[PDB]
Context: bound to proteins that are not shown
RNA sequence: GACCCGGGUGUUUUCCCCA
DNA sequence: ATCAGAATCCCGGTGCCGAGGCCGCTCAATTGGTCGTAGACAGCTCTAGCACCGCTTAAACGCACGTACGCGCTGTCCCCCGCGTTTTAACCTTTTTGGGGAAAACACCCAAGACACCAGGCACGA
DNA sequence: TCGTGCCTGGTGTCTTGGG
DNA sequence: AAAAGGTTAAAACGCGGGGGACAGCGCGTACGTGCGTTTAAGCGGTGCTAGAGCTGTCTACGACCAATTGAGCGGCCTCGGCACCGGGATTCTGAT
Numbered sequence: 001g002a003c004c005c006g007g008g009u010g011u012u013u014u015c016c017c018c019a
Numbered sequence: 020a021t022c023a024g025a026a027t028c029c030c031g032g033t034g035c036c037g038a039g040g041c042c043g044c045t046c047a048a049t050t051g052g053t054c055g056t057a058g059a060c061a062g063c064t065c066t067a068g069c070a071c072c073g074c075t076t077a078a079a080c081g082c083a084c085g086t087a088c089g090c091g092c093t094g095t096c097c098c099c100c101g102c103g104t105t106t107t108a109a110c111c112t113t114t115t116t117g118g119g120g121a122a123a124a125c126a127c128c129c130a131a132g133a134c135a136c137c138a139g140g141c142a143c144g145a
Numbered sequence: 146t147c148g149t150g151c152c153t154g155g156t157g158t159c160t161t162g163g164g
Numbered sequence: 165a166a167a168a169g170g171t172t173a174a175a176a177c178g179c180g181g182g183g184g185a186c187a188g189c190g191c192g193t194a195c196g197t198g199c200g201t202t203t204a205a206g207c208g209g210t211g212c213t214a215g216a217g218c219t220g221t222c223t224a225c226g227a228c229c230a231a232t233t234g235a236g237c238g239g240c241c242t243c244g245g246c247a248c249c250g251g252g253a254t255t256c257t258g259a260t
Base pairs, nucleotide, nucleotide: 009126010125011124012123013122014121015120016119017118018117019116020260021259022258023257024256025255026254027253028252029251030250031249032248033247034246036245037243038242039241040240041239042238043237044236045235046234047233048232049231050230051229052228053227054226055225056224057223058222059221060220061219062218063217064216065215066214067213068212069211070210071209072208073207074206075205076204077203078202079201080200081199082198083197084196085195086194087193088192089191090190091189092188093187094186095185096184097183098182099181100180101179102178103177104176105175106174107173108172109171110170111169112168113167114166115165127164128163129162130161131160132159133158134157135156136155137154138153139152140151141150142149143148144147145146
Other pairs, nucleotide, nucleotide, family: 001002cHS035245cWW036244cWW
């Protein structure tokens, strides 16, 4: 004295994994 | 449900009013009674006879008196019914292992009628 | 032609309901 | 898209209750004996029909008299009619 932040969809569908 | 008893209303009784049916009187005249004469058919008295009524006998057969059996107004057995619980069916509903990973595509759009502001190109005086 | 301007067409905006 | 049970819903059965048909009954129907009552026949005596001569009065006709009955006109009391009045006879309701 220039002083550092704090947020995450939903619904479907498909294809996989271990029994 | 008929019979006995309480309450009331309607029909028998009182009151009064009117109009005429019938009582009364008087008059007419028909017909009913009354008698008399004359005629003759009907009634009657009587006689006589027979047929019909009545009593008596006989026959029988068909009613009554009697025991056995019949029948539609009243006693037992059952065809019919409404109603109950039951049997049978078509239908609806609900659910089908656990966990994990990743990727990919969709999720109110819209159009049309209503407002505010602006601006341009043409009007018009000079 | 110069200058003030009009007035209605137009941009930008929006409501709000159809499907 | 399977399967599964539970479900709402339908037609159907036999049940017991009912009105009825078929069986039992009490004078009445039926067959029978036999007696007496109907019915037929007979005989007879009289009472009724039939006929005849005779008396009667019904009938027919007449005339007479008049009680009677039919009619008319008047006049009033009696019964019909309404209004009022009251209880017997009616309606409601009770119990045997």
The RNA, together with DNA, has 260 modelled nucleotides. Ehara et al. published it in Science in 2022: "Structural basis of nucleosome disassembly and reassembly by RNAPII elongation complex with FACT". The reconstruction used 28,511 particles. Released in 2022, the model rests on electron microscopy data to a resolution of 4.2 angstrom. The entry also models zinc and magnesium ions. The depositors describe the entry as "RNA polymerase II elongation complex transcribing a nucleosome (EC49B)". Among the 28 different proteins in the entry, which are not shown, are Transcription elongation factor SPT4, RNAP II-associated protein and Component of the Paf1p complex. The entry is indexed under chromatin, nucleosome, TRANSCRIPTION.